[PDB]
RNA sequence: GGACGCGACCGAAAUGGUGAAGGACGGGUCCAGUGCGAAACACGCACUGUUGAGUAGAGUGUGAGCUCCGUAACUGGUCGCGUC
Numbered sequence: 001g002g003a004c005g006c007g008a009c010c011g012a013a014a015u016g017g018u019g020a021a022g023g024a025c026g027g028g029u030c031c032a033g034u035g036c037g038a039a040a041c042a043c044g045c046a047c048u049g050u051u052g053a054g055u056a057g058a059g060u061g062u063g064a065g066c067u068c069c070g071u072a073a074c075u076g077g078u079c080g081c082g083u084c
Stems, first nucleotide, its partner, number of pairs: 002084009011074001014071004019066001025063001029053002031049007
């Protein structure tokens, strides 16, 4: 140097919790308009909106991403030690 082994540190798919962001993350959030359903409103569907428009709520989303705090597979890295 390398093989095997142990440990530590790093990384890390995944994951528990957390809290900021508003339409350039979205939605079955909300509003206005247009078309359609035998349908002016109410009901349903579809389309459209240049501060459409409150960031966690006008929300009975255990939403996505992200902030922060953890956990963690590992069939990744590094260092030390053991044996040869």